[PDB]
About this RNA: The depositors describe the entry as "80S translation initiation complex with ac4c(-1) mRNA and Harringtonine". An RNA structure (28s rRNA, nucleotides 1312 to 2356) from Oryctolagus cuniculus, in which 874 nucleotides are resolved. The organism belongs to Oryctolagus, within Eukaryota. It was solved by electron microscopy to 2.8 angstroms. The entry also models magnesium and zinc ions. It holds a match to the Rfam family "Eukaryotic large subunit ribosomal RNA". Its family is annotated with structural constituent of ribosome and ribosome in the Gene Ontology. A reference for the family is Cannone et al. (2002), "The comparative RNA web (CRW) site: an online database of comparative sequence and structure information for ribosomal, intron, and other RNAs", BMC Bioinformatics. Rfam 15.1 lists 107,465 matches to the family in 2,616 species. Its Rfam clan is "LSU clan". The work is reported in "Direct epitranscriptomic regulation of mammalian translation initiation through N4-acetylcytidine" (Arango et al., Mol.Cell, 2022).
Context: one part of a larger RNA, bound to proteins that are not shown
């Protein structure tokens, strides 16, 4: 020293979900725009398309 | 092989973006003063 | 008198306050006393003032008011200048590109799982529902219609009596066909509809094989929204499809540090959002 | 410098809460006192403000009682604004506003004045980006709707939610009092027969008996009206000229007075309702008769001899007092309390306060490059700036 | 004369004071907590026994978690320093498959 998860002012609830166990299981990825960082150049900058080894 | 990578192009900057606004548009587009005398 | 042009020259890109640092320096910092070198310090006071904040000021574009001058290849419904307000995401000695991470909002299956729905093409009348061909099937009684035959009566009409026949979507009643009522049995059944008893009809609008013919906003209905392969107030399959969800339910390791709202306003708003509010996290400007 | 959910010295603000109605407005209750100002109800009057009462309005003092949507007055908490360096006080420019008048006001230069002009306390200021959240509930004091509510709506604080901990037995909000991980030590609230730590004090002073005792905020029950139960108190009576009990006796006459009823004579009804006799007897308090009787009650002596009666008022306790399963001051139980009510000592213990020790976090935007070694000299913590300076001469 | 004088300072380190510690929604940080897989590295480890799995053994750490012992199995498998994710389960009348 009342079972936990959950929703709700208010959970041990006469609220719902659960007999036990393994194993798998839910904020990713593209675009876009923002603002904060680190990095190169810097009145600039960047080849991403394209060419040559 | 890795390499479908990495290098180079610069008369391959073509072009993004920024480097100038405003304005429906035509369109315009970012200091000024003193000194010396004259003309109105 | 100014003013504007011709001219030439000349300084030339802003001013107030408040600034972090930096300069300068009235004087001072002891090992005996004075003088005076130097290099360090410190230091009353005074200055140049970054970056940024406020505030006057000026430019440049619209746009309104008042006003006068200038130019000339074409003097014109021509072009250009001034002052003073007042829209403007502007100018006043650039601050961007590129790449990479973060967080945040979106658009996309879009944090996972979940309707009722709507579409486009298909399969199905082996249940069941109607028609249609073609077969097959249905004991034993009751009742006694028309017509018929005999005998009575009466003028006649035609009538009483007995039989005789055997009709009915006609009665009881097997078999078939259906399913009343016990609100019985049984109800994890013998069974996703069954079983006893007890009922209803059982020559007709009558049971029944088999063939065949209507298909989904159709079909078919002695009509109950009823049947249409245990699915019907719109079947069944597959595909758009992971359809949409302001509602439900789940959201996976630790440990430090900081921590709320249920309130404004506005919305076909009241279970939801946008807005201010409260939280955090990165800072940056200074002070001692 | 700056600032504050404070306070103080000035300064305005405000129409709540109070309170008034002999002030306005809207109610309202009762008397007065006046007079033809009008009406009525009469009477002398043909009539006559010519008279009578008068009801009545109506008027002037005055009275009783209100009011969220009324008010002359008005608090208490509250709501702005100041308490200085951006401020005071000189000269001197500029103006196209003003303007009798370089008047006015405004802005600009330049200079001068620190004792930084009230308390306490405290390091400011300022910008991005942002999540959740946008169903709330509860107390104290104020509040509207409703009889009322564990209703329903709102102010202002604190709390619950997001919160453990010690007491309230049990309990989201109630009282204490907020949390790192532990030793000791104290202490809120509550509490000290046992459960259960602590009073197993030679505690104090009274109250109270219940055949339904009582027993600690929220809180989980009780009312009017009673009591000669018992204690305190108010206020008015009466006692040593001997009071209240108790133990006896007398209650007489006018007069069986009278208006009165078939009869009421002291005893059923109504005004009356004195008087001699006495230490006393009421033209009668009741009992009983058609009325009497009669008998008692009142007043007073007779015996004994100290406080007694009455109203009321207020603790505790008692009646009021009735519900369904058996039943809860938490139980046990408890009555020179273990109940109420006023105190005093001492003791228990929280995660809360002090001391200590350990673990992060924050803050000092604190220290440390000086390990500066035989080419050496061991310092930079100590109230009050800055040399463990180098060499020149007296 | 005797030739002598401790640690210390991965500065992303050390080392002193002081004050503080509650916490759902949500926010940041540090993780020498964990899993899987690439580029480097360790002259790493291994059939004289890796993985896995089991244990009344020993211990570290505040926790996540780890490291040793012993068994049992028979081929692989780890630190670190950097990248990159189909990266941690008690729930969803979760899904499967056993009791």
């Nucleotide at each position: 020293a009342c079972c936990c998860g959950u929703c709700u002012u208010g959970a041990a609830a006469c609220a719902c979900g659960g007999a036990c166990c393994a194993a798998g299981g839910a904020g990713u990825c593209u675009a876009a725009c923002a603002c904060g960082u680190g990095c190169g150049c810097g009145a600039g900058u960047c080849g991403g398309g394209g060419g040559c080894u | 092989a890795c390499g479908a990578a990495a290098g180079c192009c610069g008369c391959c900057g073509u072009g993004g973006c920024g480097c100038a606004a405003u304005g429906a548009a035509g369109g315009u587009g970012a200091a000024g003063g003193c000194c010396g005398g004259c003309g109105g | 008198c100014g003013c504007c042009g011709c001219c030439g020259g000349c300084c030339g890109a802003g001013g107030u306050g408040g600034g972090a640092u930096c300069c300068c320096g009235a004087g001072g910092c002891c090992u005996u006393c004075c003088a005076g070198u130097c290099c360090g310090c410190c230091g009353a006071g005074g200055g140049c003032g970054c970056a940024c904040c406020a505030c006057c000021g000026g430019c440049c574009c619209g746009u309104c008011u008042c006003g006068c001058c200038c130019g000339c290849c074409g003097c014109g419904c021509c072009g250009g200048g001034g002052a003073g307000g007042u829209g403007g995401a502007g100018c006043a000695c650039g601050a961007g590109c590129g790449c990479a991470c973060g967080u945040g909002u979106u658009a996309g299956g879009a944090c996972c799982c979940g309707a009722a729905a709507g579409a486009u093409g298909g399969u199905g009348a082996a249940c069941u529902a109607u028609g249609c061909c073609u077969g097959g099937g249905c004991a034993g009684g009751g009742c006694g219609a028309a017509g018929c035959c005999a005998g009575a009566g009466g003028a006649a009409a035609c009538u009483c009596u007995g039989g005789u026949g055997g009709a009915g979507g006609u009665c009881c009643g097997u078999a078939g066909c259906g399913g009343u009522c016990c609100u019985g049995a049984c109800g994890u059944g013998c069974g996703a509809a069954u079983c006893g008893g007890u009922c209803g009809u059982c020559c007709g609008a009558c049971c029944u094989g088999g063939g065949u013919a209507u298909a989904g906003g159709g079909g078919c209905g002695a009509a109950a929204g009823a049947c249409u392969a245990a699915u019907c107030g719109a079947a069944c399959c597959a595909u758009c499809u992971a359809g949409u969800a302001g509602c439900u339910g789940g959201u996976u390791c630790c440990c430090u540090c900081c921590a709320a709202a249920g309130u404004u306003u506005c919305c076909c708003u009241c279970a939801g959002g946008a807005u201010a509010g409260c939280u955090g996290g990165c800072g940056c400007u200074c002070u001692c | 410098c700056g600032c504050a959910g404070u306070u103080u010295u000035a300064u305005c603000c405000g129409g709540u809460a109070a309170a008034g109605c002999g002030a306005a407005u809207g109610a309202u209750u009762a008397g007065a006192g006046g007079u033809c100002u009008u009406g009525g109800g009469g009477c002398c009057g043909a009539a006559a403000c010519g008279a009578u009462c008068u009801c009545a309005a109506c008027c002037u003092a005055u009275u009783c009682u209100c009011a969220a949507a009324c008010u002359u007055u008005a608090a208490a908490u509250g709501g702005g604004u100041a308490a200085g360096a951006a401020g005071c006080c000189c000269g001197g420019c500029u103006c196209g506003c003003u303007g009798g008048u370089g008047u006015g006001g405004a802005g600009c230069c330049g200079g001068g004045c620190g004792u930084g002009g009230a308390a306490u306390g405290c390091g400011a200021g300022u910008g991005c980006c942002u999540a959740g959240u946008g169903g709330g509930c509860c107390a104290c004091u104020u509040u509207u709707g409703g009889u009322a509510a564990g209703c329903a709506g709102a102010a202002c604080u604190g709390g619950c939610g997001c919160u453990g901990c010690g007491g309230g037995a049990u309990g989201a909000a109630c009282c204490g009092a907020a949390c790192g991980c532990c030793g000791g030590g104290u202490u809120a609230a509550g509490g000290c027969g046992c459960c259960c730590g602590a009073u197993g004090c030679c505690g104090a002073c009274g109250c109270u008996c219940a055949u339904c005792a009582g027993a600690c905020c929220c809180c989980a029950g009780a009312a009017a009206a009673g009591g000669u139960g018992u204690u305190g108190g108010u206020u008015g009576a009466u006692a040593u000229a001997g009071a209240c009990a108790g133990c006896a006796g007398g209650a007489u006459g006018g007069u069986g007075g009278c208006c009165a009823u078939g009869g009421a004579a002291g005893u059923c009804g109504g005004a009356a309702u004195c008087c001699g006799c006495u230490a006393a007897g009421g033209a009668g308090u009741g009992u009983g008769u058609a009325a009497c009787a009669a008998c008692u009650c009142a007043c007073c002596u007779g015996c004994c001899g100290a406080a007694u009666c009455a109203a009321c008022u207020a603790g505790c306790c008692c009646u009021g007092a009735a519900a369904a399963u058996g039943g809860a001051u938490g139980g046990c139980g408890c009555u020179g309390g273990a109940g109420c009510g006023u105190c005093g000592g001492g003791c228990c213990c929280a995660u809360a306060c002090c001391c200590g020790g350990c673990c992060g976090u924050c803050g000092c935007u604190g220290g440390c490059a000086g390990u500066c070694g035989g080419c050496a000299g061991a310092g930079c913590g100590a109230g009050a700036a800055a040399g463990a300076g180098a060499g020149u001469g007296g | 004369c005797g030739c002598g004088g401790a640690c210390g300072c991965u500065a992303c380190g050390c080392c002193g004071c002081g004050a503080c510690g509650a916490g759902u929604a949500g926010g940041a940080g540090g993780g020498c907590c964990g899993c899987u897989g690439c580029g480097g590295u360790g002259a790493g480890c291994c059939u004289u026994g890796a993985a896995g799995c089991c244990u009344a053994g020993g211990g570290c750490g505040c926790g996540g978690g780890c490291c040793c012992g012993g068994g049992u199995g028979g081929a692989g498998c780890c630190g670190c320093c950097g990248c990159a994710g189909g990266u941690g389960c008690a729930g969803a009348u979760c899904u499967u498959g056993g009791u």